[PDB]
Context: bound to proteins that are not shown
Molecule: CP tRNAPhe
Organism: Sus scrofa
RNA sequence: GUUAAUGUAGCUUAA
RNA sequence: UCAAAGCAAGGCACUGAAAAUGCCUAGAUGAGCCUC
RNA sequence: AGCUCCAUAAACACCA
Repeated sequence: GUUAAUGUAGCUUAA
Repeated sequence: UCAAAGCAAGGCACUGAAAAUGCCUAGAUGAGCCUC
Repeated sequence: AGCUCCAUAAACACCA
């Protein structure tokens, strides 16, 4: 400094 | 689009301990701008 | 739904 990815509380909703 | 919900998780009473029950207790949309 | 900083998670360049 790279990608396939996210930050709902300990795990899943909803927005 | 009525709204951050459910189960977890803890203290007290009850039973020998756990469990159930009752009375309770704290909780989150990682942060800064941008249209709204 | 757009841009940055930080953090987590698997491989990678370097220190040890």